[PDB]
Context: bound to proteins that are not shown
RNA sequence: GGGCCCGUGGUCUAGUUGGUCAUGACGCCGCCCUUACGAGGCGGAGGUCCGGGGUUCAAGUCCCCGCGGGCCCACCA
Numbered sequence: 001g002g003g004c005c006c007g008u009g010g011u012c013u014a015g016u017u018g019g020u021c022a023u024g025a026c027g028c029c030g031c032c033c034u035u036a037c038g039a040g041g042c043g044g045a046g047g048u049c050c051g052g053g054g055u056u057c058a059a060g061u062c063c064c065c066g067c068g069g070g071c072c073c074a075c076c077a
């Protein structure tokens, strides 16, 4: 260079309200449960979403551009 995936700590999903898709992610305070670690459970509050630009009354979420990450095939010059 050619293809696909992604914007991400790790760990991991087991007595199947039909399969499947949602019901954000992170961070913030409290009660429970804990030997405190841990790992869970419950309720509150409401900030941020790598950069830029569109789409929509509504954008982390939908394309688009940039800056990034992983896998694959090709180059043994």
Base pairs, nucleotide, nucleotide: 001073002072003071004070005069006068007067024049025048026047029043030042031041032040050066051065052064053063054062
Annotation: Shown are 77 nucleotides from a PDB entry: RNA (tRNA(Val)). It was solved together with Archaeosine tRNA-guanine transglycosylase. The entry is indexed under transferase, RIKEN Structural Genomics/Proteomics Initiative, RSGI, Structural Genomics, transferase-RNA COMPLEX. The structure was determined by X-ray crystallography at 3.3 angstroms resolution and released in 2003. It holds a match to the Rfam family "tRNA". The family has 954 seed sequences and 5,335,975 matches in Rfam 15.1. It is annotated as a transfer RNA. About the family: Transfer RNA (tRNA) molecules are approximately 80 nucleotides in length. Their secondary structure includes four short double-helical elements and three loops (D, anti-codon, and T loops). Further hydrogen bonds mediate the characteristic L-shaped molecular structure. tRNAs have two regions of fundamental functional importance: the anti-codon, which is responsible for specific mRNA codon recognition, and the 3' end, to which the tRNAs corresponding amino acid is attached (by aminoacyl-tRNA synthetases). tRNAs cope with the degeneracy of the genetic code in two manners: having more than one tRNA (with a specific anti-codon) for a particular amino acid; and 'wobble' base-pairing, i.e. permitting non-standard base-pairing at the 3rd anti-codon position. Its family is annotated with triplet codon-amino acid adaptor activity in the Gene Ontology. The work is reported in "Alternative Tertiary Structure of tRNA for Recognition by a Posttranscriptional Modification Enzyme" (Ishitani et al., Cell(Cambridge,Mass.), 2003). Crystals were grown from: citrate, ammonium phosphate, pH 5.6, VAPOR DIFFUSION, HANGING DROP, temperature 300K.